Background
The PDB entry is titled "Substrate RNA Positioning in the Archaeal H/ACA Ribonucleoprotein Complex". The RNA (guide RNA 2; guide RNA 1; target RNA) has 61 modelled nucleotides. It was solved by X-ray diffraction to 2.87 A. Primary citation: Liang et al., Nat.Struct.Mol.Biol. (2007), "Substrate RNA positioning in the archaeal H/ACA ribonucleoprotein complex". Crystallisation conditions: 50 mM MES, 100 mM NH4COOCH3, 5 mM MgSO4, 1.0 M NaCl, pH 6.0, VAPOR DIFFUSION, HANGING DROP, temperature 303K. The entry also models zinc ions.
Context: bound to proteins that are not shown
RNA sequence: GCGCUUCGCUCCCGGAGCCCACACUA
RNA sequence: GGGCUCCGGAAACCGCGGCGC
RNA sequence: GGAGCGUGCGGUUU
Numbered sequence: 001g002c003g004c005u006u007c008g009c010u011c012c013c014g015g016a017g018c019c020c021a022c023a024c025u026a
Numbered sequence: 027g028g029g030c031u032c033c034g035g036a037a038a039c040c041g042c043g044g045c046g047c
Numbered sequence: 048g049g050a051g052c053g054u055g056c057g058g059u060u061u
Base pairs, nucleotide, nucleotide: 001047002046003045004044005043008052009051010050011049012035013034014033015032016031017030018029019028020027037060038059039058041056042055
Other pairs, nucleotide, nucleotide, family: 006053tWS019021cHS021023cHS040057cWW042056cWW
C1' cells in the first nucleotide's frame, strides 16, 4: 500500500399472504 | 388449531481491532 | 434493538 471481516442457509422471536390437500380414476 | 410460502429482525459512514496478499 | 455456521468493539447520518 491493496483486499477481506459474510452471499447465504438453519433456529428462535414478529408480521403479511396462501392453504388445510389420503390425490380428481380413463 | 396444523402446515407451507414471502417480508422483517436496519442502511451509509468515520476510529480501533482481526484475517490475507 | 434476537442465536449459530463465522471476529469483533467504540462514535456519527432512520